[PDB]
Formats: sequence, structure tokens, C1' cells
RNA sequence: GGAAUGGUACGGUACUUCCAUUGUCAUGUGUAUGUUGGGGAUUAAACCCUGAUUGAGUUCAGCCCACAUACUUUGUUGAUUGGUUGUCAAUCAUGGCAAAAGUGCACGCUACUUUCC
RNA sequence: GGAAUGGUACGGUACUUCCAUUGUCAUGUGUAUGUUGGGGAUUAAACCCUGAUUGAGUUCAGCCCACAUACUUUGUUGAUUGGUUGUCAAUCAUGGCAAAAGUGCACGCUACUUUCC
RNA sequence: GGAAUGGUACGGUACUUCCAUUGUCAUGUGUAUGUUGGGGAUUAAACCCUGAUUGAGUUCAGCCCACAUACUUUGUUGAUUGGUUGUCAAUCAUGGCAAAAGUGCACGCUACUUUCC
RNA sequence: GGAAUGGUACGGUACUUCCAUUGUCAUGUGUAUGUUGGGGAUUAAACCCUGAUUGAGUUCAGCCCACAUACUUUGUUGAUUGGUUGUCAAUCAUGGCAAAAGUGCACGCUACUUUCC
RNA sequence: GGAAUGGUACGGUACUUCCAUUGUCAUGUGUAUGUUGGGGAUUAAACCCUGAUUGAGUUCAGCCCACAUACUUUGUUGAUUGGUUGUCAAUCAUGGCAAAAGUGCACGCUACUUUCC
Repeated sequence: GGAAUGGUACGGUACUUCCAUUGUCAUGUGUAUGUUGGGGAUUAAACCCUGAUUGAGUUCAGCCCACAUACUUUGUUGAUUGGUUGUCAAUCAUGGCAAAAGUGCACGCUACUUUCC
Repeated sequence: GGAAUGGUACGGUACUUCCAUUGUCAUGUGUAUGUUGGGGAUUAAACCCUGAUUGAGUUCAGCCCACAUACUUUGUUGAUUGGUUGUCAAUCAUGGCAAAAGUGCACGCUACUUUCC
Repeated sequence: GGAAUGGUACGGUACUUCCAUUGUCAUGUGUAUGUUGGGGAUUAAACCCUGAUUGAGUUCAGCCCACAUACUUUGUUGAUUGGUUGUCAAUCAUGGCAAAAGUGCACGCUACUUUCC
Repeated sequence: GGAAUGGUACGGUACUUCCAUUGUCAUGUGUAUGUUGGGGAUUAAACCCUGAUUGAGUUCAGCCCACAUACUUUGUUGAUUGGUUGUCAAUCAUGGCAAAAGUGCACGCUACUUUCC
Repeated sequence: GGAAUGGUACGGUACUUCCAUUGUCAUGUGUAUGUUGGGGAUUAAACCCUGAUUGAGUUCAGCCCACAUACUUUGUUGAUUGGUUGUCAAUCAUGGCAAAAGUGCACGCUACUUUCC
């Protein structure tokens, strides 16, 4: 030599899902405080440095992180006047959507192996 | 094409400490002194200098190492904090306990050697 | 084997010394100079420079090298004392002593080349 | 083996001495000038500079080269003593004359490139 | 050859132009500006320096260049009384012009072939 009754590749389906995926669109630099809220940071500790605290070690506390506002440059190349801001792009990452991902294929022989006919 | 599984093997075995090689624990940074134990610490000698000694060169001691004291780290990284002390991992180090090496070896394929027909 | 040693080489048996080879013994500075020892150091010449000389460029000497002496090394290292001298090793070169190289020999078959026996 | 200066080459002699291949002996100075002499060295023209020259922009000159006197060098090495020239072995470049080279001719019993036999 | 003016092309010609190959005549600022002539210079614009203008941020204007000329600028080098202006050969960047690069056939047997003689 026959299965698609073993797991099966994929397509182009559905059930659960997560722009990780390509696109479609809004977001961006710096202190100052707040327990912002939480995570004490918790080897205890010994001592010390600092900063409020009050007669006084008496008290407590020193770390990070997103936000509320003024100090500011979405970064970045250019078009701009005599020169400075503002108007058209870039890529960078974020976030939302599709399109895309997992679960059955229950839509098929486009299909190997597969043990039996 | 063959007996012996001869040859020291090979592995394990009572065990033997010769524990040179490996796993257990205290451990390891620089001065000043004591007859701390000593070794002249032996060119014996003439000088030079240093430290003590008293009326004075009168005498002495001048070197090393195994031991004692007061300062501090087996050192060492990261980790805890505002920070030095103070807690985890091995490193170096000396040996400790052990576990590896040597005789009598019972005990198992193996390796060809064939102790060679 | 050998014959031509047509060529030869080890050793011997010596001859000679053939001192490039050797193992034992003295040595390893700069400084004051003298016909001590010699040579001008003789380019004559003509100069200048430095010296000693005396009234005076008058008189002369300035070079090389050996032996005496006042300084002070055999050198190049290493362990000695706390550091110098002396200590022990301590090789280098310089020379003393020495065995060693050349020359025979006919040899102990002691051994390679061409052709022959 | 030979034909043909078909191309020739080196042997042996004449023709230039260019001394190219030889020898000997002479030169091998950095200078204020000098009309020592010559060539304008004329660019026209024009400025301007520097030198003389004179009452003046009046007169004119700044180019070189070959020569007479001054430093001395016919070189740079070695020799002697303190060295200076000096003298000696003593050099290369410049320049002349002496013998060897560049072309011919038959004399060479010297041999190659070729096409033919 | 006739080819069905297959197809192409050595070259030489009507014609097109970029004549990209070559040869002939000249050019090569150190600064005046008005709308001569333009473009608002034009982004609506906002802000700020510069300059004329004035009782004043009131008025306008800051750009780019062909035209105003002293300056002298072809440039490019060397010989030209002492140095220059100038005197002359000398080529560059470039301007203008010259045969030629390409549109077909009239061709020198025009030159080579798909299929019949």
C1' cells in the first nucleotide's frame, strides 16, 4: 500500500486572554515640603556625625520611592528676522485601541511519522 | 586451536602508623624588657664607635632566635546603618581529631601474559 | 685474511725535544728624584713659554723610560666583631717547577681505500 | 669540410695626440684700491635712494670681469722638543712636455652569426 | 543579385546641438546708494539690541544682490642705471569665435546575414 479514531505541523475557526507582536493616537527637564501611602531600613546592639525638639538624653528622626504647585530644556535637528520665544519633524520610552497571545479544532485529510487493516 | 584465571596487577580487607596527600577546631599586624631557655652567639688579638658601671679602661654588654607584657587587622570581601564598631563565605595557617598511604590477605568480571599443550 | 702499506690510522718500544696542553709555587700602586742608566729628546735656523742661575736673554735645564725613597693595593669576592685591621677560604692573570708534543720502529692482525691473490 | 670584408671578433704594424692608460715638474691668497684695460652695465620715459661734486635737483657716478702692493696659501697629514713658522717623509685638485691609448692596412697556421651545399 | 527599400554599420554627406577632443580675440576691487531694480526680507506673529527721525517706544529701517567711485584688483612669474612705477616674452580661471558630437541616405562591389535560386 487504507485510517486521520495517537501525539500531531499549519490554516482560519471558535473559548479564554497579555498593544510582549506591527500599526493608530495622546505623554515626558530640573527643587520644596508633606507619611502622599507604604514598605521602620529593622544586628539586636555599642558608640559617634548631623537636624528639630526643652530647664535637661528629655524626646523623637536621618532610606527610598508617584503626586500638589512656582522656580524649566517633550531631546533635536533644522525654516524664521539684526538677534531672542512660537509655529512644521525626528527618534527615545510610556500609556490606550486595533492586530495580536494563550486554550479546544468541535472548520481539513495541505500533511509526515502512528499501530492496526 | 589447551590446563592454570599463573605475573605483579585490579578492586576490597584484618588491620599499621611511619597519619608526606585529604574532611574536624583555636588560631597567624608593628615596638621595650626579663638568663625566659640557651647556643663564646668563640681572631684568639690591636683599633673605632655604641649602653651601663665609679675616683677612674675598673670593668662590662654589644648576635640571633622558641617565651612575657601595653597599643590591634586569620585579612575581607560584599551585606545591615547617616556612619565606625557589630552579624553571614571562603581565602590564606599551625597543628589538633579524623581519612588517605605500608605487612598478613580469605574475597569479584577482568588483561593478556599465556606460568605455555 | 693476504699482495702491492698502491694509502693508512690505535696503542706500544723507544729517540728527541717541538715551551699552543697541564698540576704545584713568588707576584697585582698613585709617589722624590739622581748619568744611578743610557741615549740632546740634537733641525739646524729664528722665535716665544716655563724654570734655575746674576747686575745682565749671561750662564743653562725642559723627552723618554729602569733601580731609592715619605705617603699606600696580591684583586675579587664571600662569612666572621656591633663596624675597622688582621682570619679563613680565594679564583683571575703574570712568571718558577713540572707532561706534553713531534720524530723514528721492524712491532702487539690494533682497525678503513682501488684492483687483484 | 667548404662557399660568401654575405656580418665579424681578437693577434701585428701604420695614422691623432684629444698626455683620456703612464711619469716628471710647476700653480692651489680671505685684501683698499687704482680705469691697472676693456666692454656703458645705458632703457626708453619717469620716480625715488645712496655717493661725490657747488651758491645751486649744476656737474655727474652706482655693472661686472682679467691684473700691480697689503695679510699669504703651491694644499692638509704626520717630526723633533713646551710649542710657533721652520725643515723633513708629505698629499689630492689645476696645468704643461715625455709613452700608452682612439682610426687603417696585407702581415696571424685565432676563432664565432648566418643561408646553402 | 532580386531581396519583401531583412537587419545592421566601415567610412562621407542634407540636417540638429549639449561644437564634452582641439585652435583664435579679452576679462581677474581695497567701497557710494536710491527702491535705479526687485523680491515686505515677508509668518499671523511676541520680545529684545542697533540707526535716522522727536514733546515723546512716534515715525519708519536692520536681508540679498546687477547700477554710484576715490581705492586702482589681469595674475604671474623672471631680465630691465642702485630699488621701484613702468619695458617687454610667459601661462592660468573664465568670457566670444573655429571642426565636430548626433537626426539618414545620394554612396566607394556601401560592409556582414534569417529563406529560394